[PDB]
RNA sequence: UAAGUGUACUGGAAAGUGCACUUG
Numbered sequence: 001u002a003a004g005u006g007u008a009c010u011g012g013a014a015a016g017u018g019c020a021c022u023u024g
Stems, first nucleotide, its partner, number of pairs: 001024010
C1' cells in the first nucleotide's frame, strides 16, 4: 500500500473511524 477475517465505536441512511489476525 491492496484484499480477506474477528472485534469495538460513530452516522436516520449511504457509509465513516479505532484495535487484533491472515494473504498479495